The depositors describe the entry as "Structure of SelB-Sec-tRNASec bound to the 70S ribosome in the GTPase activated state (GA)". Shown are 95 nucleotides from a PDB entry: RNA (Sec-tRNASec) from Escherichia coli. The structure was determined by cryo-electron microscopy at 3.4 A resolution and released in 2016. The sample was in a buffer at pH 7.5. The model includes bound selenocysteine (SEC). The entry also models chloride, magnesium and zinc ions. An Rfam search finds the family "Selenocysteine transfer RNA" in it. The family has 109 seed sequences and 4,211 matches in Rfam 15.1. For this family Rfam cites "Eukaryotic selenocysteine tRNA has the 9/4 secondary structure" (Mizutani and Goto, FEBS Lett, 2000). Its family is annotated with triplet codon-amino acid adaptor activity in the Gene Ontology. The entry has 51 different proteins, among them 50S ribosomal protein L27, Selenocysteine-specific elongation factor and 50S ribosomal protein L13.
[PDB]
C1' cells in the first nucleotide's frame, strides 16, 4: 500500500439506553474531624473550539461535542453511510 477485524463520552471502567439520558463501581475536589491520612456520614465532579483586549496558571461572546461529518427521524450516544487516532491479523514491496 490492500483486505478483514478492534477500540476512541462528561475524571477512569462496567451495564445499557429513539423522548434529548440512566445506574453500578472506582478516582478526585470540597465539608464533619485531626498533623496528614485512612475508616465513617454529607455535597460535588460538562470539556473543547472559532471571534474579540492580557499572555493572565486570562476576561467576554457565540458555537459545537460519545473519535471526525451526513442522512434518518419530531428527537439519535443508541439507527444507518463515509472516513480519522492508536491497533490486531492476512497478504505485497524487486531502480
Ligand atoms: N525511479 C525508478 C522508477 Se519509479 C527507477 O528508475
Nucleotide at each position: 500500500g490492500g483486505a478483514a477485524g478492534a477500540u476512541c463520552g462528561u475524571c477512569g471502567u462496567c451495564u445499557c439506553c429513539g423522548g434529548u439520558g440512566a445506574g453500578g463501581c472506582g478516582g478526585c475536589u470540597g465539608g464533619a474531624c485531626u498533623u496528614c491520612a485512612a475508616a465513617u456520614c454529607c455535597a460535588g465532579u460538562u470539556g473543547g473550539g472559532g471571534c474579540c483586549g492580557c499572555c493572565a496558571g486570562c476576561g467576554g461572546u457565540c458555537c459545537c461535542g460519545g473519535g471526525c461529518a451526513g442522512g434518518u427521524u419530531c428527537g439519535a450516544c443508541u439507527c444507518c453511510u463515509g472516513u480519522g487516532a492508536u491497533c490486531u491479523u492476512c497478504c505485497g514491496c524487486c531502480a